Molecule: Pepper (49-MER)
RNA sequence: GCGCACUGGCGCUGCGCCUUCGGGCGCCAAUCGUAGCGUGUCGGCGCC
Numbered sequence: 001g002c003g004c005a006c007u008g009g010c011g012c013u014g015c016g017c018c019u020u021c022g023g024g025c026g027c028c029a030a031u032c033g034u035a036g037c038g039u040g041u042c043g044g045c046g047c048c
Base pairs, nucleotide, nucleotide: 001047002046003045004044006043009039010038011037012036013035014027015026016025017024018023
Other pairs, nucleotide, nucleotide, family: 005006cHS005007tHS005008tWS005040tSS007040cWS007041cWW008032tWS019022tWS020022cHS031034tWH033038tHS034036tHS040041cHS041042cHS041043cHS
């Protein structure tokens, strides 16, 4: 540099609930993930 998407972070834009106002919880299934759209990393592992 590239891959995996283990890690599940980060940016943007919405809707419900809770809140000690610092934040917190949720948003079918499929598709990494996500409510959704975007993004392959402080790392881990693999390739060169």